Context: bound to proteins that are not shown
RNA sequence: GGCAACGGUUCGAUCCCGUUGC
Numbered sequence: 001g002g003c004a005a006c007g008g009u010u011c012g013a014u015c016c017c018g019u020u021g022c
Base pairs, nucleotide, nucleotide: 002022003021004020005019006018007017008016
């Protein structure tokens, strides 16, 4: 990589990005 909490972005991003935890 992954999982989770929280936040982002011009609204039906579990999906991309950021912070923190594991």